[PDB]
Shown are 16 nucleotides from a PDB entry: RNA (RsmZ-2). Crystallisation conditions: 0.08M Mg(OAc)2, 0.1M NaOAc pH 4.5, 4% benzamidine HCl, 4% PEG 8000., EVAPORATION. Entry title: Novel re-arrangement of an RsmA/cSRa family protein to create a structurally distinct new RNA-binding family member.
Context: bound to proteins that are not shown
RNA sequence: CCCCGAAGGAUCGGGG
Numbered sequence: 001c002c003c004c005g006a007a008g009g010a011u012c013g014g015g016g
Base pairs, nucleotide, nucleotide: 001016002015003014004013005012
Other pairs, nucleotide, nucleotide, family: 008009cHS
């Protein structure tokens, strides 16, 4: 580079 998540205060989580 895509997918999908994310009522979450964490420079977020998951699959190619």
The structure was determined by X-ray crystallography at 3.2 angstrom resolution and released in 2013.